[PDB]
Context: one part of a larger RNA, bound to proteins that are not shown
RNA sequence: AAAUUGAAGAGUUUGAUCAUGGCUCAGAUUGAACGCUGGCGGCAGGCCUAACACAUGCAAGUCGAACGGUAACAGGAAGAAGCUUGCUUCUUUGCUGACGAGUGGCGGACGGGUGAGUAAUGUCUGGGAAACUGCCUGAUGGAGGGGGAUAACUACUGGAAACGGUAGCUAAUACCGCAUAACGUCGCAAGACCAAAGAGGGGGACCUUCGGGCCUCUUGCCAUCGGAUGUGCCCAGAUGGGAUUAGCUAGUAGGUGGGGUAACGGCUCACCUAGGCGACGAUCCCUAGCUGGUCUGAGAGGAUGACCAGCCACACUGGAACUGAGACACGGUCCAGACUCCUACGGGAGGCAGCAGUGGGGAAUAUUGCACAAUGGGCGCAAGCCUGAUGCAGCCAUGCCGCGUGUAUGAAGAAGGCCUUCGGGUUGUAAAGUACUUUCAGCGGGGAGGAAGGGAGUAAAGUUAAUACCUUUGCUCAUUGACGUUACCCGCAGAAGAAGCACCGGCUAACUCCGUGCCAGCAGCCGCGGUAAUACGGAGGGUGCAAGCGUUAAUCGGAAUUACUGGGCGUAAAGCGCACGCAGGCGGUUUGUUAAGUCAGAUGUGAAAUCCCCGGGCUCAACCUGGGAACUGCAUCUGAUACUGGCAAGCUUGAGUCUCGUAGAGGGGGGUAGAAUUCCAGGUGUAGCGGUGAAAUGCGUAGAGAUCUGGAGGAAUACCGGUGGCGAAGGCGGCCCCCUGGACGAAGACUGACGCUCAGGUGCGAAAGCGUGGGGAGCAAACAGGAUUAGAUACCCUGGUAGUCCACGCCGUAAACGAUGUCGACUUGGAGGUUGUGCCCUUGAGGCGUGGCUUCCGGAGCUAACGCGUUAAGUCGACCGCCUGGGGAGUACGGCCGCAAGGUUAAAACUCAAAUGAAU
Numbered sequence: 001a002a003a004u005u006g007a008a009g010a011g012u013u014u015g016a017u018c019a020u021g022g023c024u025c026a027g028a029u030u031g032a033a034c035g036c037u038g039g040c041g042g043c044a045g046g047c048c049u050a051a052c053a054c055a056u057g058c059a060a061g062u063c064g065a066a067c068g069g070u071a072a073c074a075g076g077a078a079g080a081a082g083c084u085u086g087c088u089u090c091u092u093u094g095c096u097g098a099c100g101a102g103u104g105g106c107g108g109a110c111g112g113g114u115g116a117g118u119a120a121u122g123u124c125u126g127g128g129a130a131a132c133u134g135c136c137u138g139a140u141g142g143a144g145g146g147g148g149a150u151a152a153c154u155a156c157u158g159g160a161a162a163c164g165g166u167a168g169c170u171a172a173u174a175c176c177g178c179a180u181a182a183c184g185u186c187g188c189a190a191g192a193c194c195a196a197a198g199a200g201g202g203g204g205a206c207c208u209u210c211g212g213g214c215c216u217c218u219u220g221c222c223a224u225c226g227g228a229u230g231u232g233c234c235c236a237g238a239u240g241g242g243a244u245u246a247g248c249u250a251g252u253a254g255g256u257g258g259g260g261u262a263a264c265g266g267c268u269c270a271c272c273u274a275g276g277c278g279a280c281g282a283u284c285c286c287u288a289g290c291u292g293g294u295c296u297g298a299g300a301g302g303a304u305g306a307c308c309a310g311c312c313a314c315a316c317u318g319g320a321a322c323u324g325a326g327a328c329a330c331g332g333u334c335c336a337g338a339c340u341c342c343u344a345c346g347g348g349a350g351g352c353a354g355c356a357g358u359g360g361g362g363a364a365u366a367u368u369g370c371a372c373a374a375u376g377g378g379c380g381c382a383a384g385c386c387u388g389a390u391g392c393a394g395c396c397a398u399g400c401c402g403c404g405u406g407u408a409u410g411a412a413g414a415a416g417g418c419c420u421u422c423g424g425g426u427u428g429u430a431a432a433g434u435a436c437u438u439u440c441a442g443c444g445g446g447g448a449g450g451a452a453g454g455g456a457g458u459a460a461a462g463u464u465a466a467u468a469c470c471u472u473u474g475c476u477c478a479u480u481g482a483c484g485u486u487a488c489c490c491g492c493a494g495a496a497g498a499a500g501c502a503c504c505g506g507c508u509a510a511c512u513c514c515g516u517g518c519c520a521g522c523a524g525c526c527g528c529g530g531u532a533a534u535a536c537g538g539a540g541g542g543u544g545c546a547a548g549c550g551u552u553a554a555u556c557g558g559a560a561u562u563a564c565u566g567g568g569c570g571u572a573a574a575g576c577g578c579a580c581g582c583a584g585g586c587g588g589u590u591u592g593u594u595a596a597g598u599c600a601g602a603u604g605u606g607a608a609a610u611c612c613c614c615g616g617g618c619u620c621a622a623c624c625u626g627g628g629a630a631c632u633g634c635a636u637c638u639g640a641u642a643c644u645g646g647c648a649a650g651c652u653u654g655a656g657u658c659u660c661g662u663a664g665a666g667g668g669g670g671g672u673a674g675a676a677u678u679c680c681a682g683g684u685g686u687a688g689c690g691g692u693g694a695a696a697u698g699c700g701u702a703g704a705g706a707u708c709u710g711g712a713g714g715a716a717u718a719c720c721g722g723u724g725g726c727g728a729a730g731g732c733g734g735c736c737c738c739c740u741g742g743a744c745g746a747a748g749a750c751u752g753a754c755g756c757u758c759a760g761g762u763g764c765g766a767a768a769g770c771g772u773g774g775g776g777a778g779c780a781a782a783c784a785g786g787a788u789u790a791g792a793u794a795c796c797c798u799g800g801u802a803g804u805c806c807a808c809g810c811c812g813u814a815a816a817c818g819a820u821g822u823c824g825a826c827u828u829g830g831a832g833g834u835u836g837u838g839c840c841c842u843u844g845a846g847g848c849g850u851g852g853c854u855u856c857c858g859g860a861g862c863u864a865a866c867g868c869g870u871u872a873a874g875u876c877g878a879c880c881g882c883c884u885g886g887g888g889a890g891u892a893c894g895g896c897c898g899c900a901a902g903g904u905u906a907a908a909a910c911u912c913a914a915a916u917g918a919a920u
Stems, first nucleotide, its partner, number of pairs: 009025004015920001017918003027556004032552005039403006045396002047361001052359003056356003061106003066103002069099002073097003076093007113314003122239007131231002136227007144178001146176002153168006184193003198219006206213002240286003247277003252274008289311004293304004316337005339350004367393001369392003375389001376387004406436004416427004440497001442492005450483001455477008500545005505526003511540005521528002567883003570866002575880001577764004584757003588651007596644002598640008612628006654754001655751005660745003666740007673717001678712007688699002725732002769810006778804002783799004821879006829857012861868002885912003894905004
């Protein structure tokens, strides 16, 4: 230098199309399982389920250089019967090597297992203060002098056993005071207090009580300070899901003062304060060990935490503490519980989630192996001992990788099979035959490396009185391998011992024949099969992969199918009915400041392994390994100031206020007018009225209908009236008055970003409905009769109650629609409507402009198309609401609201492969 090189889609809705949308497949992967098949080797992996219960062996000892001692083995030293008269044999003797049992030391808190519990008391990342720390290490200083016990042992004794008791005995590096201390602890200081231990090797001189003292070396002990390591604690960020869990908390939150811890601390207690946590999700529920990583993915992401490594937690279950530097302790103690076992019935023993294994469960996961040779651990001065850690071996195709099962020739294109239009084609150079080769397996013979060390002896140096002893270095000698009949090499024989599994309708590589006949059966999807099936079953042929091949399960991909990258909401699913508005999100323009975000650099950290790059070693590969890159992060320091944020000062363009006017079915309250209907009381008048498709019910001689007069009562306001106007939406029509909201325009003045949107929240919200009190003409759910009809619980007729109307309250829904959220900017046109306003004129409403709202048409652009098109569905920005296939279902259940009707929030199982939209 390099650290990468990265991204495919198809089938299925339809008569056909385009879009939308789900379902399905092609890929990769696994601790896998199952079916068929199976030659070898290397490396790796192997109870995911019952943290179920465990038979049996093993997984923790070591030290005689701490001690008392001698149970056993082996020597030595004494005696004695033999006589090997040379020694045997026997009995003593810790005198020695050494060593059972015991005291003491250290280890047993490691190593090994498991993932039950644990959503933070854990983990990961960064940072910190109020601490301990055996063994290891660097400095100093001490190590003096005593004492009393007690195992072991002996005698007696309880008990079936487990386990004990009484009495006497005995040491220490076991224990305890005293001396002795400061650079230790307490105290401002004076001061007070606090420790120990010896053992081993060797020896000149020396004294000896003959044991030793004494000298020297090594090691051990004690105190303090420091280092290293390990551990304990605190803060911040991150680390699952559920709001159909919204409130939780009394040691709770803080303070003061005791106590406690190694250490801060409600850790604990007593008082005082009344707080603390939570929509940035507390509490509760469900699930779960976390991380480095792993799988997938182009990436972002998604899934996951098997193996290895770090951290945590647990050791039958529940609870405790003891010892100790460290445990609230896997193979320690005590208690309780469940289970198992022993029992002389009084009691007692145990805990494989160490290794191997057994039973059980399960689709499913292995040997009751060898060795401490290496590496590591424990103990020891060492030799050594211990070590189911580890190294290996065994089983399993469980995975990955490598290799074989031959190679060349060979046309009579043999036979046989299959197809045939009977000519032939194909199997097929395939086989046979010919020539060769011998990897791996088989047999035989050689043969590394993992072996460093340790032991013995010698020389030199250091030490010392010492040429002893000990330490260091060099040399010499015999040596230490479970694997192991190793890897590897060489020789012999002979193609010899070694190929299957799935598929062939499309996706999807590969086609015919025969059998069967919607049967048998196939199927991931679409589908196939009902007599000529490339889809079932067999055969031939072919295709794919290969000691493995398919199936199933599971994750990711494809799926842009939850879209951050990277999607949508007019009609496909999707804009809350409309508005106000808190939290939140976002915010015009200028200057200065700050440096929070942002950016640059550095430092520290981001464990190792893993991924990636360049290399190296196993004959290659898998695998192992050296260095780098990376770890996308966090903190600190130094800078930069464009943008964003903070602060300060502004500016007027956004947003508001005032002034004058304009239009309006905007709202609330109170009156009033005319037309009409119905009813009531009369006048005139007589035989029909009414209704229909036709009829009938109904009304009418009790005098209807018609007409005229008078009165009552309720409701609605013809014409104007207009794809006209106003209102946020729902909605709002006679006229008048009172109260009142909004919009727009003109020219100025003023404030100076005061804004936009809005979860939750609040308010308004057609009609129908509901409650109370009124009112009730017309209309009319219900209801009744008539008709139609096969029937007619309807449409049609004649009637007719609630309701429609008023006041107050509730309901809170509509195809509440523009099926189009709000605000702002920007982007060709035309014809209109409605309502302001400026200027000019030759002012029926001449002309030229400039605003607001609105209706069509249409350009670019957008759109699946239809269409939208300056009032966007175009181009953009801010914020909110909503969708993720069709049914089930806007349903059930739960919560909240409601008087009720119901409203709101809102699933699941199950089922289908479509359902949809536009267009032809």
Molecule: 16S ribosomal RNA (rRNA) from the rrnB operon, nucleotides 1 to 920
Organism: Escherichia coli K-12